[PDB]
Context: bound to proteins that are not shown
RNA sequence: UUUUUUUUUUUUUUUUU
RNA sequence: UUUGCGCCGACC
DNA sequence: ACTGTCTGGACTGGTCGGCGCTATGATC
DNA sequence: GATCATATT
DNA sequence: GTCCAGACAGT
Numbered sequence: 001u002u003u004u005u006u007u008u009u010u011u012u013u014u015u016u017u
Numbered sequence: 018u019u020u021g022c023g024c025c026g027a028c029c
Numbered sequence: 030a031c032t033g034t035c036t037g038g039a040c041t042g043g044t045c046g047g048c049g050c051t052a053t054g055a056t057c
Numbered sequence: 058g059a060t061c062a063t064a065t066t
Numbered sequence: 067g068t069c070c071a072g073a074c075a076g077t
Stems, first nucleotide, its partner, number of pairs: 021050004026045001028043001030077011052063006
């Protein structure tokens, strides 16, 4: 005897001439 | 659902 | 401007049937 | 003995 | 594969 980081929910079958 | 190539003979 | 030269092309239609021909050399 | 690229310009 | 026609060096 000391500086400069940020933050949250809406798209369905197990398959078919 | 034989294409193509070339040759030879032949008809009209 | 003429003249010989080089190059490109098309070679009458149809029909009949036959007779072939459509790989090869070198690893693994 | 089986396969594989390559086969002229 | 002769012949006809178009393009082209040479004089």

The depositors describe the entry as "Cryo-EM structure of Thermococcus kodakarensis FttA-dependent transcription pre-termination complex containing 52 nt RNA". An RNA, together with DNA: 77 nucleotides with solved positions. The sample was in a buffer at pH 7.5. The entry also models magnesium and zinc ions. Method: cryo-electron microscopy, resolution 2.2 angstrom. The entry became public in 2024.